[PDB]
Context: one part of a larger RNA, bound to proteins that are not shown
RNA sequence: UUAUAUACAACCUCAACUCAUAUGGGACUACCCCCUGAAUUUAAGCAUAUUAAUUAGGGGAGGAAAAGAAACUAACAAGGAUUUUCUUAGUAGCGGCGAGCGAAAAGAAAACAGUUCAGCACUAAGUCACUUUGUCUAUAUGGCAAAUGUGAGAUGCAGUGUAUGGAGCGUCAAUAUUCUAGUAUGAGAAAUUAACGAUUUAAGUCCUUCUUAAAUGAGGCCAUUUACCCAUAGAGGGUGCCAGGCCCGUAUAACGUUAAUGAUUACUAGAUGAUGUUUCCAAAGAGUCGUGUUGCUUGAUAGUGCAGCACUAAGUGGGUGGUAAACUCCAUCUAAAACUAAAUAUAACCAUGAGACCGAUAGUAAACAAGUACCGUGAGGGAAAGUUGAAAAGAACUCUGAAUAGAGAGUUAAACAGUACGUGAAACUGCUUAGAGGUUAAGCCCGAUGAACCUGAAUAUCCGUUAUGGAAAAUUCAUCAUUAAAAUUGUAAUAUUUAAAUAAUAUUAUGAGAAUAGUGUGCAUUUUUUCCAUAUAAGGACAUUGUAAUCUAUUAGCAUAUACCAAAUUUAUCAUAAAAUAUAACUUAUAGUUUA
RNA sequence: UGCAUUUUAACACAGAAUAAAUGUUAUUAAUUUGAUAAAGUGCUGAUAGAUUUAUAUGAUUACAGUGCGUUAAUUUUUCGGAAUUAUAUAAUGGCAUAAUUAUCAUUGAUUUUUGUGUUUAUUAUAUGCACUUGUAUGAUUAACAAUGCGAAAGAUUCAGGAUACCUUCGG
RNA sequence: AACUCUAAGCGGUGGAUCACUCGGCUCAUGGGUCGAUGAAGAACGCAGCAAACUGUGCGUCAUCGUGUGAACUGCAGGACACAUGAACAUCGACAUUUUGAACGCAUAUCGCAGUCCAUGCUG
RNA sequence: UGCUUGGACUACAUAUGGUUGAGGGUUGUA
Numbered sequence: 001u002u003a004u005a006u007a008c009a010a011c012c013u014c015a016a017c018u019c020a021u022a023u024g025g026g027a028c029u030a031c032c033c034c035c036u037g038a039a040u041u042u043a044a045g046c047a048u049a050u051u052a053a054u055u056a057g058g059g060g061a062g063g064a065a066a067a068g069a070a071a072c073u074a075a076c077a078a079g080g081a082u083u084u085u086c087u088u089a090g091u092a093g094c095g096g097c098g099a100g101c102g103a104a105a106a107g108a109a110a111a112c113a114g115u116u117c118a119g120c121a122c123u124a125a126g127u128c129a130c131u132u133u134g135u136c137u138a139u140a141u142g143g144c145a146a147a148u149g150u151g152a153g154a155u156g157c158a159g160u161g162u163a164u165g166g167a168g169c170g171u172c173a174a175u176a177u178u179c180u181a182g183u184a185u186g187a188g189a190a191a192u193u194a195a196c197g198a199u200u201u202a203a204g205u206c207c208u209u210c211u212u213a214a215a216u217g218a219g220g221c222c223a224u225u226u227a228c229c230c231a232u233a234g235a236g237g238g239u240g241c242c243a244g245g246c247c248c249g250u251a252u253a254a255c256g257u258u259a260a261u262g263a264u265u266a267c268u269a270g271a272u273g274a275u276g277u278u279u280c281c282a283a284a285g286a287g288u289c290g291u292g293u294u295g296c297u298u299g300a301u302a303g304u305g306c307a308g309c310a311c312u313a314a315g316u317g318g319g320u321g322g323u324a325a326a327c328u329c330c331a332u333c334u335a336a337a338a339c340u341a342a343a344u345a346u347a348a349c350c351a352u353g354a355g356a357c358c359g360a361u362a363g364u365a366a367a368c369a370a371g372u373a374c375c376g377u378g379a380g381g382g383a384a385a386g387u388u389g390a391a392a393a394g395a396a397c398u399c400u401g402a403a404u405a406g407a408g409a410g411u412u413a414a415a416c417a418g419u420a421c422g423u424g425a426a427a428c429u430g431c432u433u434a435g436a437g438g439u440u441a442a443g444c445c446c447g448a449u450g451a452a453c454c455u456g457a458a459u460a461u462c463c464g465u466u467a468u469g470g471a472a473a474a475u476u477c478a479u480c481a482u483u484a485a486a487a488u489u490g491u492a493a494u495a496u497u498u499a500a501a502u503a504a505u506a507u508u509a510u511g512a513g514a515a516u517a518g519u520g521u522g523c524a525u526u527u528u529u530u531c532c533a534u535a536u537a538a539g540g541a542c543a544u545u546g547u548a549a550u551c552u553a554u555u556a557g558c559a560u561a562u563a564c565c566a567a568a569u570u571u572a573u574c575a576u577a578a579a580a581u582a583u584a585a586c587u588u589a590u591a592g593u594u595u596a
Numbered sequence: 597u598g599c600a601u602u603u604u605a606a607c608a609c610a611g612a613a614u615a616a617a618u619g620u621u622a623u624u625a626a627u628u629u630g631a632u633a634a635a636g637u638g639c640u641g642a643u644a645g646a647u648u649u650a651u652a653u654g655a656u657u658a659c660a661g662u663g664c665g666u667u668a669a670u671u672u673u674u675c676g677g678a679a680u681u682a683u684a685u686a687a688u689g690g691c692a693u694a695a696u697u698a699u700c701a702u703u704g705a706u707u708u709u710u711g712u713g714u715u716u717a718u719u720a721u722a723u724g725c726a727c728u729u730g731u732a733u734g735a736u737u738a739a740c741a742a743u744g745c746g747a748a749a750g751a752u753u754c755a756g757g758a759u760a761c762c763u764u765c766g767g
Numbered sequence: 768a769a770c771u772c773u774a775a776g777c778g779g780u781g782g783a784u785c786a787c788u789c790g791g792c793u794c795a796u797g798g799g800u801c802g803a804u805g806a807a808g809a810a811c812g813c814a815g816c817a818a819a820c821u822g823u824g825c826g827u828c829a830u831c832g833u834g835u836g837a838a839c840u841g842c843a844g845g846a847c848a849c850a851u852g853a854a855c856a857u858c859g860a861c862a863u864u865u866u867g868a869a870c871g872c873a874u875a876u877c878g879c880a881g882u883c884c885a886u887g888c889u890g
Numbered sequence: 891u892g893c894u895u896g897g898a899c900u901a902c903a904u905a906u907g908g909u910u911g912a913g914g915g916u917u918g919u920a
Stems, first nucleotide, its partner, number of pairs: 006920001008918004012913006019907006031062001032060002042049001046096001072079002083110001085108002093101002114339001116337001117285001126157001127152004132146005170277001179270006191261007204221001206220004228245002236248003290311007317334005349798007357791002374381002386787002394421001397408004422785001428779010445767004453757004466535002469532004481519001483517002491509006543743004549737001550646004555641003560635001562633001572623002575620001581615003588606001591603002595598002657734001690714005699705001808866002811824003815842002832857003871879001880900006887893002
């Protein structure tokens, strides 16, 4: 200097820039941090509860993350960051107190590490970032200076210092050419240690047998108390079959390049206390704690955490002390700011070693040109698919065909391994052979059957493993005898033993009979081990059968004889009855009969 | 139309006589009769069956039965056999008697404990030593024959095989 | 003879079985490795004879260095210049198209530019 | 100037710095 009359200089607030330099947005997913958040289920229903403070999540990191150096525990004789495991404990508690849930302190162990701010006093911005000029070397988002070149910075950067506090003084003690940290440092005539590629193959392809297709198999290889060789190497794999010695390896190692332990020296940068005392100022994080309320949450219960909203602090304060509330104390830490290794975690990524795993309808969906082929507009879905042989030696050539193909031939150990290429099952069936066929449709059970095939079958005796003659060989056998052992058994002795005995072992020794081996009257005399002769049943011994008698169970049959109850039934004798039919005269009848 | 005879299975209780058939009483002859039991009474026939490595870690022996060692008469056949007593029982059954327990019914009977006597019978004990091819008993099967040779490799006989089928029948 | 039933032989169909196995499943161990300097993923191309798979970016089945020390292999060709190196490993040098992480603006547009330098024709 | 072919650059958000600025924001000297 601002009637909106111009300019200057500041500052604040704010713009723009293909300004100079920088960050930011990955995508992975197993682990980790923050969110957000179901329902299936269970409750034998169901609605809180349960699932689950979990699937889906879904933003953000690391090799780990988060945590973390007490606003903690505890009530004791006190403990002392966090995390992880064991135990507390399926406990206190929560719960339609139902279904169900469910922790921590203490103890034990793994590993252990401590710390930085803000803020009174600390009494000369002592401070940073670039910027150009040198210097220092290096791919230094550097160091040393310089201009003090901008700029940041008092609305405060630096030093000192931190809740479990300090800062200065007196002060006592010790002490101060000094060490610590760091870069160069050759430590150690390369020295150690570790990683890695290594690097050596140690030792048989030695002889026969099978393959005849191949040995890796099978038999052999002086002694060294019997084993070809090596073995700190018999892990594993390759090799025509099962290979320590064929080969790669394997074990010990060397060899090699790396790295790490820097001795000394230089510069860089820092630093004298810890020790008691009472003096002197002796601070310390608010829309936060906390209350009220609401919602989720928890074992958390008159609130465990967290969040929203109204209220909203104090400074002998404030928090907590598993029952709310006042009141007196006590105990214990220091909220509302910051870091931090280890133990710990790990279906992902790099790089390895394993296994009572699976063995091609199993194991991954995928052993293979598998997230392939294919399907869906899409989201998404998602297979099947291993094997010739040691070696292709993969079938030349010939014939026939229009031909793929057939038939010869060839190759192989094998083609009955020829590209359905190892094996090659069943289901189902073309062909051959066999027998048979109008009934439970067929099958089938049980007994037999024809055919076919098949399996099993026997030797030392009647009224004996008895009588008896031939050969051979030979003997620790004899009546054999000595000799040498080695045991056994049973005695005795010593040492081991739970003072003794017993026992048990092991040594020592006796003795018997036995035992082999060697020698041995005659040792072959009539012995002795092995083969042959005749005699009683027979040289079988067995099996399959007719036979015979015996036992068991049974079935049919004839019948010697007693005893019993009335029945005198019946035959027989008796006496009388009383005589119901039968022999025993002659009627009449009847027809047939004669004669009139 | 009657007689004469013939069958009266027409057949007149039509008569006599007999059966004393029938009726009554009583007794019985090898005393006649069954059933119901018991005994072995005396057997004869058949059937099916037969465990057993009894030392593959325990009577084959007790039984009885045969063949040698008193007696005497009796008998029989004479070739055996044959029979006979006493030999020792409690005697059990039989008889008589005593005795007592206890009773259907009690004249009695049935017993019971027995005991004695008695004789009639019956039974057992008084068989060691040897030796058998003897019988029994060890879940009582074994004696006789026939058939046939495990047969050197080679190979028949007898039995069996609803193995896993085919053929034929029955259920 | 047909046809049927039964059996074995032979032949077919079929792919079980068994025997194998550069693959899986599980467990354990050593590790920390990461994109605006363009990742992960995508498209398209690349070999003398190649479709895929694998490999790869006009330098395109590679690749400097380095190790190792004669191959690759279906054929062909080259190479064998091993002594101044084949093929494989390794990989530190270079390089790495269109995309996505286009970084100018954008689409079932190979669309459309702005500024700057250079080469060529204008001139 | 007209065309061709090559190169280099040009996204947003942000941090510090640089450069031009904006404001009856706040003062100051003219």
Record summary
Method: electron microscopy, resolution 3.5 angstroms. The entry became public in 2021. Solved structure of RNA (28S ribosomal RNA, nucleotides 1 to 783; 5.8S ribosomal RNA, nucleotides 1 to 123; 2S ribosomal RNA, nucleotides 1 to 30) from Drosophila melanogaster, 920 nucleotides shown. The organism belongs to Sophophora, within Eukaryota. Hopes et al. published it in Nucleic Acids Res. in 2022: "Ribosome heterogeneity in Drosophila melanogaster gonads through paralog-switching". It holds a match to the Rfam family "Eukaryotic large subunit ribosomal RNA". Rfam links the family to the GO terms structural constituent of ribosome and ribosome. The entry has 77 different proteins, among them 40S ribosomal protein S25, 40S ribosomal protein S8 and 40S ribosomal protein S6. The depositors describe the entry as "Drosophila melanogaster Testis 80S ribosome". The entry is indexed under Specialised ribosome, Drosophila melanogaster, Testis, RIBOSOME.